[PDB]
RNA sequence: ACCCGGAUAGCUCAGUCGGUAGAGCAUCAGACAGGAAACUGUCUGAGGGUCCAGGGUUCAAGUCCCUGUUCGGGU
Numbered sequence: 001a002c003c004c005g006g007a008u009a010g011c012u013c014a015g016u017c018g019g020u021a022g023a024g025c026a027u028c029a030g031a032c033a034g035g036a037a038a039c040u041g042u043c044u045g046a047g048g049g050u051c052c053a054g055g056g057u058u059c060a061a062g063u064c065c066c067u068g069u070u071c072g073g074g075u
Stems, first nucleotide, its partner, number of pairs: 001075007010025004019059001027046008052068005
Other pairs, nucleotide, nucleotide, family: 008014tWH008021tWS009010cHS009011cHS009023tHH010048cHS015051tWW018058tWS022049tWH026047cWW035037tHS057061tWH058060tHS
C1' cells in the first nucleotide's frame, strides 16, 4: 500500500425477506427452599442502546450503496 472481516446494552455476542433491536455474564430489586441465625442454593423482574462517524437509496435503514475513522487477520 492492497485484499478480506469486524464495530450493536457496562462486557462478550446474536439480529432472518429492509418494517424503530435480543441473550449470556455484570449491576439493582424481589421471591422460594433448607437453617434460630450469619449463610448455602434456585428462580423471576427491572434499568441500561440509537446500532463508530458523514453522506446516498427507499414511503421506511442496525440491515442495501459510497467515504472517513478504528481494530484484527492476510499478501